Context: bound to proteins that are not shown
Molecule: mRNA with 15 nt long spacer
RNA sequence: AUGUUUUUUUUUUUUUUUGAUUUGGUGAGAGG
DNA sequence: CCCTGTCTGGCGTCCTCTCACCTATGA
DNA sequence: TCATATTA
DNA sequence: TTACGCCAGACAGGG
Numbered sequence: 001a002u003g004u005u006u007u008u009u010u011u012u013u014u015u016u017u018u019g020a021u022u023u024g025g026u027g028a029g030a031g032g
Numbered sequence: 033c034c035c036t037g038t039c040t041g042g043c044g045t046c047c048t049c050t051c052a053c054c055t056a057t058g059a
Numbered sequence: 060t061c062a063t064a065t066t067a
Numbered sequence: 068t069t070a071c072g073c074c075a076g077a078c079a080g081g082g
Stems, first nucleotide, its partner, number of pairs: 025054001028050005033082012056063004
Other pairs, nucleotide, nucleotide, family: 003005tSS016017cWS019020cHS024054cWW026052cWW027052cWW038076cWW
C1' cells in the first nucleotide's frame, strides 16, 4: 500500500362464510 | 190438511303431568 | 321388495 | 257389535 480473492439454490399459497342444532295421531291414569 | 210419533244429527270443562303402542301381504 | 286397496 | 240424554229439525201418517 491493497482488495468483486472461494461462489452452488441452504428455493415464492390462505382458509373461505354460508345458511342450524333437529320430534306427529290413538287410548289409559293422576293433580287442581 | 194440521197434529204427530219417529228418526236423524248435534252438542256435551278448562289447564297440566306420567307411562306404553303403533298394516299385512310375498312370489 | 313393491305395488294391492278395505270386513265378523 | 249393542249398554247416553236431551233437544231441535225434518218427515210420512192419519182424522